[PDB]
The depositors describe the entry as "Crystal structure of HIV-1 subtype F DIS extended duplex RNA bound to ribostamycin (U267OMe)".
This is an experimental structure of RNA (HIV-1 genomic RNA), with 46 nucleotides shown.
Released in 2008, the model rests on X-ray diffraction data to a resolution of 2 A.
The entry is indexed under HIV-1, RNA, antibiotic, aminoglycoside.
Ions in the entry include potassium and chloride.

RNA sequence: CUUGCUGAAGUGCACACAGCAAG
RNA sequence: CUUGCUGAAGUGCACACAGCAAG
Repeated sequence: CUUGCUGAAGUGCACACAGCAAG
Repeated sequence: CUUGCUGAAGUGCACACAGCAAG
């Protein structure tokens, strides 16, 4: 390094949950 | 409900970091 798998706090995207703002 | 902002450790695709197999 590649493939697979694993490892509570990282990244991007999509989703869920909460708050606030607009509707 | 829609859009937006925000909220260490929910889900999914992928990335990073660390490890285990095979190569």